[PDB]
């Protein structure tokens, strides 16, 4: 850090709103 389960329902921006863009998590093998 990558996936596959599962979901913590979670973190940072841009907006008054609503909306919107990234980002992380427990298990298996790495």
């Nucleotide at each position: 850090g990558c996936g596959a389960c599962c979901g913590a329902g979670c973190c940072a921006g841009c907006g008054a709103a609503a909306g919107u863009u990234g980002g992380g998590a427990g298990u298996c093998g790495c």

Source information
The RNA (LEAD-DEPENDENT RIBOZYME) has 30 modelled nucleotides. Entry title: SOLUTION STRUCTURE OF THE LEAD-DEPENDENT RIBOZYME, NMR, 25 STRUCTURES. Hoogstraten et al. published it in J.Mol.Biol. in 1998: "NMR solution structure of the lead-dependent ribozyme: evidence for dynamics in RNA catalysis".